Shown are 521 nucleotides from a PDB entry: RNA from Firmicutes bacterium CAG:227. Entry title: ROOLfirm-octamer-wild type. Ions in the entry include magnesium and potassium. It was solved by electron microscopy to 2.93 A. An Rfam search finds the family "ROOL RNA" in it.

Context: one part of a larger RNA
C1' cells in the first nucleotide's frame, strides 16, 4: 500500500419431494393386518385399530354429607 | 355445602367515656379499647424460567389480568383506590380423537327494508328524582307492687288486738342440681366417668319503697309527612269586655309542613301568540301542575 | 256593556299572512316585512332632469254604527255628538311600494339527511360447538387436486477463529 490460499462449528428462507390412524410416545398401515377377546383349548370364525402415557370430566377416598 | 389456618363482617360480653331518664336493682346513649360466637371468602385465567420427562406434560418459583368476601374516599345516578387469596395432602376406577372443520344459538357491526320524530348538538327552563337541614305526628327510650298458714305476747270460753317474722306469688341477675349435646376417656360393647355448651322446667340469692290509678314528661333512635302563584284568615292562639251565654280586636295555612344544596337521566321551538283566551272572584281555598 | 283583580294556557308559528300540490309544504306560489346588492324597478313621453297613469301595502278620516248633550207639555221622536268596532266597496291624502337574492327554533345546526323503534332477508367479525364428520383439515364418485405439520434433497446467504507469502 494492496492481491493470492486453506480448515473447522452453528442459523434463517425459496422450489421439488416424501410420509401423515390420539393430545403424547411407540405399533400396525385401509384388513387376508398388528394386538386382544369371545366361541372350553388348537385351528376356524366373530368382533375390536392396538400397547402405555397425558390433561379434562364424572364416582368414590382424604372428610361429617 | 368437612378439618386447620389466614382474610374479612360479627351478635354479644368487658372496661374506660358522654349524655339522658327510673323510686331503686337498673334502663337508655355517644367514643374509644380488649376478647368472641357466628357467618362471608380463600376464586377463574395467561406468561416467564427452573426442575424432572423421549415428549404430551407436571412440580416448583416469579410475574400479570380479572373477579373478590370486604374496606375507604367522594355524593351521584356512579366512579375511583386499596384488599388476603392458603394447607394437611398425597389416592383409585370409569370415560373422552381432547385435535381440524362443522351447523344452531347468542353478542357486536354493516347492509337492506319499513315506521317515528322541524332530526343530532350546546345553552337555559320544566315534572320529578336525590341527600341535608329544621319542624309537627306516631311509636320505641317500661321491674315487681305479695302476705296464706303458721309462732309470740296480752285480753277474752265459740275470739280479738299487737308484735316478730314471713310461705307461695310477682319482678331481676345468675347458674347449683338434674337433663340435652358434643368431646375426651372408657368398654368386649354401653354405662361411668372428665370437660365444654343448651337449659334453667328443679333448688337457691336479692328485690316486692311508695295507699294508689290514669295522663302527661327526657336525650336520642326508628317510621310517616313540604308543586308554583295569590288570597283568606279559624273549629286553633293571644289579649279584652262580661255574672254567664256570648262579643269584640288580633294572629296564624307551622291551621304541618318550611327551607337549602345538586350530578346524570327524563321532558320541551324555550321567541311571539300572551300577561291573551279561559277559570274564579279570595278559605267550601282560587287557579294552574303532576 | 265598561272597569279591576288573581291565576294562566294551548291551537298555531321555519322572517309574517294566505293559498295550492288528492290529503301531506321548512320544501310550490302570491301579498307584506326586514337586510342587502345592482341593471333604480309597473305603463307611457320627451335632448333630459321630471310629470301622468296603474296595481299592491299600511294610518286619519265615507258606508254598515255607536256612548253623551240639548230641543219640546213631554216622548220611545229628532238632532248635534267628546269614548268606541267590523268590511267584499269607495274617496282624499300621509307618502311606503312595483328589479333581484335572503331570512330554520333561544344559540348553532340538518332536513333524500340525522337519531330512536320494529323487522328478516342478507354479509363481516367475536364466541360458542358432545347436535356432525374425521386414518392430518378442506374441496372433488374417483384418481386427484390445495392448505397444515415432519423428514430429505437443489440451494441463495450470515457468524466466529488462525496460517503463510508482496
Nucleotide at each position: 500500500u494492496u492481491u493470492g490460499a486453506a480448515u473447522c462449528a452453528u442459523a434463517c428462507c425459496u422450489g421439488c419431494g416424501a410420509u401423515c390412524a390420539a393430545c403424547u410416545c411407540g405399533a400396525u398401515g385401509a384388513a387376508u393386518a398388528a394386538a386382544g377377546u369371545a366361541c372350553g383349548c388348537c385351528a376356524g370364525u366373530a368382533c375390536u385399530u392396538c400397547g402405555a402415557g397425558g390433561u379434562g370430566u364424572g364416582u368414590g377416598g382424604u372428610a361429617a354429607a | 355445602c368437612g378439618c386447620c389456618c389466614a382474610g374479612u363482617c360479627a351478635a354479644c360480653c368487658a372496661a374506660a367515656u358522654c349524655a339522658a331518664g327510673g323510686a331503686u336493682a337498673c334502663u337508655u346513649c355517644u367514643u374509644u379499647u380488649g376478647g368472641a360466637a357466628g357467618g362471608c371468602u380463600g376464586c377463574c385465567g395467561g406468561g416467564g424460567u427452573u426442575u424432572a420427562g423421549u415428549g404430551a406434560u407436571a412440580a416448583a418459583u416469579c410475574c400479570c389480568g380479572g373477579g373478590a368476601a370486604g374496606a375507604c374516599g367522594g355524593a351521584a345516578a356512579c366512579c375511583g383506590u386499596c384488599a388476603a387469596c392458603g394447607g394437611a395432602a398425597a389416592c383409585a376406577c370409569a370415560u373422552a380423537u381432547c385435535g381440524c372443520a362443522g351447523a344452531a344459538a347468542u353478542g357486536c357491526c354493516c347492509g337492506c327494508a319499513u315506521u317515528u320524530a322541524a332530526a343530532a348538538g350546546c345553552a337555559c327552563g320544566g315534572a320529578a328524582c336525590u341527600u341535608c337541614u329544621g319542624g309537627a305526628u306516631g311509636c320505641a327510650g317500661c321491674a315487681a307492687u305479695a302476705g296464706a298458714c303458721g309462732c309470740c305476747u296480752a285480753c277474752g270460753g265459740u275470739g280479738u288486738a299487737g308484735g316478730a317474722g314471713u310461705a307461695a306469688g310477682c319482678c331481676u341477675a345468675a347458674g347449683g342440681g338434674g337433663u340435652a349435646u358434643c368431646a375426651g376417656u372408657g368398654u368386649g360393647g354401653c354405662a361411668a366417668c372428665u370437660g365444654a355448651u343448651a337449659u334453667g322446667a328443679c333448688a337457691g340469692a336479692g328485690g316486692u319503697a311508695a295507699a294508689g290509678c290514669c295522663a302527661a314528661c327526657a336525650a336520642u333512635g326508628c317510621a310517616u309527612u313540604c308543586u308554583g302563584c295569590c288570597u283568606u284568615g279559624a273549629u286553633g292562639a293571644c289579649g279584652g269586655a262580661g255574672a254567664a251565654a256570648u262579643c269584640c280586636g288580633c294572629c296564624u295555612a307551622u291551621a304541618a309542613c318550611a327551607g337549602a344544596a345538586g350530578u346524570c337521566g327524563c321532558c320541551g321551538g324555550u321567541g311571539a301568540a300572551a300577561g291573551u283566551a279561559g277559570c274564579c272572584a279570595u278559605a267550601u281555598g282560587g287557579c294552574a301542575g303532576a | 256593556g265598561g272597569a279591576c283583580g288573581g291565576u294562566g294556557a294551548a291551537a298555531u308559528u321555519u322572517a309574517c299572512a294566505g293559498g295550492u300540490a288528492g290529503c301531506c309544504a321548512a320544501u310550490c306560489c302570491u301579498g307584506u316585512g326586514c337586510a342587502g346588492g345592482c341593471u333604480u324597478g309597473u305603463g307611457g313621453c320627451g335632448u333630459a332632469a321630471g310629470c301622468c297613469a296603474a296595481g299592491g301595502g299600511u294610518a286619519a278620516g265615507a258606508a254598515g254604527u255607536u256612548a253623551g248633550g240639548g230641543g219640546u207639555c213631554g216622548c220611545u221622536c229628532c238632532c248635534c255628538g267628546a269614548a268606541g268596532c267590523u268590511c267584499a266597496g269607495a274617496c282624499u291624502u300621509a307618502u311606503c311600494u312595483u328589479c333581484c337574492u335572503g331570512g330554520u327554533g333561544g344559540c348553532a345546526g340538518a332536513a333524500u339527511a340525522u337519531a330512536a323503534g320494529u323487522g328478516a332477508a342478507g354479509g363481516g367479525c367475536a364466541c360458542g360447538g358432545a347436535u356432525u364428520g374425521u386414518a392430518c383439515g378442506g374441496c372433488g364418485a374417483a384418481g386427484g387436486c390445495c392448505g397444515g405439520a415432519u423428514c430429505g434433497u437443489a440451494g441463495g446467504u450470515a457468524u466466529g477463529a488462525u496460517u503463510c507469502a508482496a